[PDB]
RNA sequence: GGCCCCUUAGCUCAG
RNA sequence: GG
RNA sequence: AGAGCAGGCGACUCAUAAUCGCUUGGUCGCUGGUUCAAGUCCAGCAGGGGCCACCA
Numbered sequence: 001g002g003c004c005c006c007u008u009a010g011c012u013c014a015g
Numbered sequence: 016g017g
Numbered sequence: 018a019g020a021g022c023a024g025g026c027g028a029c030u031c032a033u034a035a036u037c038g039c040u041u042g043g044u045c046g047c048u049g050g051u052u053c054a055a056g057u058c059c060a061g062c063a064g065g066g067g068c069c070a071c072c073a
Stems, first nucleotide, its partner, number of pairs: 001069007010022004017053001024040005046062005
C1' cells in the first nucleotide's frame, strides 16, 4: 500500500 | 430500518 | 436504545462492608448520502484492531 473488522452510558458490552 |  | 459493572438514593446495622431494592446516565466517532423514517444501509474522514504483500 491493499483487504477486512470495530467505534453505543463513567467503564465493559448487546441491539 | 420504526 | 438496553444489559452488567460503576455512580447516587433507600432498606439493613451501634456504625459499616457485602447484599437487597430503586434510580440517574447516551452529541449511538464525526460529516454526507439513500429512505416516509437510519444506532442499523451506503460513502468519506478520524482513531484503533487484524489479514495479505518480489523472486528464482
This is an experimental structure of RNA (Isoeucine-tRNA), with 73 nucleotides shown. Among the 50 different proteins in the entry, which are not shown, are Large ribosomal subunit protein uL2, Large ribosomal subunit protein bL35 and Small ribosomal subunit protein uS17. The structure was determined by electron microscopy at 2.2 A resolution and released in 2024. Entry title: 70S Escherichia coli ribosome with Paenilamicin B2 bound with A- and P-site tRNA. Primary citation: Koller et al., Biorxiv (2024), "Paenilamicins from the honey bee pathogen Paenibacillus larvae are context-specific translocation inhibitors of protein synthesis". It holds a match to the Rfam family "tRNA". The family has 954 seed sequences and 5,335,975 matches in Rfam 15.1. The literature on the family includes a 1997 paper in Nucleic Acids Res by Lowe and Eddy, "tRNAscan-SE: a program for improved detection of transfer RNA genes in genomic sequence". Clan: tRNA clan. From the family's description: Transfer RNA (tRNA) molecules are approximately 80 nucleotides in length. Their secondary structure includes four short double-helical elements and three loops (D, anti-codon, and T loops). Further hydrogen bonds mediate the characteristic L-shaped molecular structure. tRNAs have two regions of fundamental functional importance: the anti-codon, which is responsible for specific mRNA codon recognition, and the 3' end, to which the tRNAs corresponding amino acid is attached (by aminoacyl-tRNA synthetases). tRNAs cope with the degeneracy of the genetic code in two manners: having more than one tRNA (with a specific anti-codon) for a particular amino acid; and 'wobble' base-pairing, i.e. permitting non-standard base-pairing at the 3rd anti-codon position.